[PDB]
RNA sequence: GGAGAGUAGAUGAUUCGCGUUAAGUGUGUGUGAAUGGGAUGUCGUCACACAACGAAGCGAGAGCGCGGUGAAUCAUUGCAUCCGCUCCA
Numbered sequence: 001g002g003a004g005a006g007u008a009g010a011u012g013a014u015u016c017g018c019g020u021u022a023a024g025u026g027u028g029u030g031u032g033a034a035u036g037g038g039a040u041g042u043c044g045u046c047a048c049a050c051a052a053c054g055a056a057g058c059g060a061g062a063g064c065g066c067g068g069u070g071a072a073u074c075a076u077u078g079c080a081u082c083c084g085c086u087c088c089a
Base pairs, nucleotide, nucleotide: 001088002087003086004085009077010076011075012074013073014072015071016070017069018067019066020065027051028050029049030048031047032046033045037083038082039081040080041079057064058063
Other pairs, nucleotide, nucleotide, family: 005084cWW006036cSS006037cHS007078tHS008044tSS008078tHS019022cSS023055tWH023067tWS024054tWW024067tSS026052cWW034044cWW035042tWH056065tSS059061tHS059062tHS079080cHS
């Protein structure tokens, strides 16, 4: 010199839940935090404060739905500037 592994997350599946007495999710502003093995970093990700705004419920019942719903596991996908690492040369 050439090629690669590997982050935060993202989408989907399954499963167990939560909410439906509306939390969560989504949006705006602000302050912060964590981000391949090391350093740095945001127009990516997350937490918190404030603000605006919305919702699908049913069944005699086992339950069935609804929610830009939480998590686990899986699959697909997946670091910018450097340095390191692996393989090849």
THF riboswitch: 89 nucleotides with solved positions. The depositors describe the entry as "Structure of the THF riboswitch bound to tetrahydrobiopterin". Released in 2014, the model rests on X-ray diffraction data to a resolution of 1.9 angstroms. Rfam match: THF (Tetrahydrofolate) riboswitch aptamer. For this family Rfam cites "A disconnect between high-affinity binding and efficient regulation by antifolates and purines in the tetrahydrofolate riboswitch" (Trausch and Batey, Chem Biol, 2014). Rfam's curators write: Tetrahydrofolate (THF) riboswitch was first reported for Ames et al. as an RNA motif in 5' untranslated (5'-UTR)regions of folate transport and biosynthesis genes in Firmicutes genomes. Gene Ontology term of the family: tetrahydrofolate metabolic process. The model includes bound 5,6,7,8-TETRAHYDROBIOPTERIN (H4B).